The depositors describe the entry as "Crystal structure of the Pepper aptamer in complex with HBC525". The RNA (Pepper (49-MER)) has 48 modelled nucleotides. Crystallisation conditions: 0.1 M ammonium chloride, 0.005 M magnesium chloride, 0.025 M HEPES, pH 7.0, 1.25 M 1,6-hexanediol, 40% MPD. Keywords: Fluorescent RNA, Aptamer, HBC525, RNA. It was solved by X-ray diffraction to 2.23 angstrom.

[PDB]
RNA sequence: GCGCACUGGCGCUGCGCCUUCGGGCGCCAAUCGUAGCGUGUCGGCGCC
Ligand code: J8X
Numbered sequence: 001g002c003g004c005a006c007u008g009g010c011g012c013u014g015c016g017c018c019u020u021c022g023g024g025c026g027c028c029a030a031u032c033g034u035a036g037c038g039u040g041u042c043g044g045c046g047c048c
Stems, first nucleotide, its partner, number of pairs: 001047004006043001009039005014027005
C1' cells in the first nucleotide's frame, strides 16, 4: 500500500422514547455495518 470487516468506530441527515440538563435507548428481514446514506481504521489478522 492492499485485503478481511474481527474491531463496529467516525461523518452526515431524519424519526420516535427516556433525560434533574450537557446524555441514554429504539427504528422488521436481506445487504460489512447502519434507522438510513457515506466512510475500510488507533488496532487485530492475512498478502506484498
Ligand atoms: C466503503 C470502520 C469499526 C470499529 C473503527 C464500509 C466502507 C468503508 C469503511 C467502513 C465500512 C463500504 C464497502 C468501516 C470503517 C472504516 C470500524 C472502524 C472501529 N465501505 N473506515 N472503522 O467497503 O469500521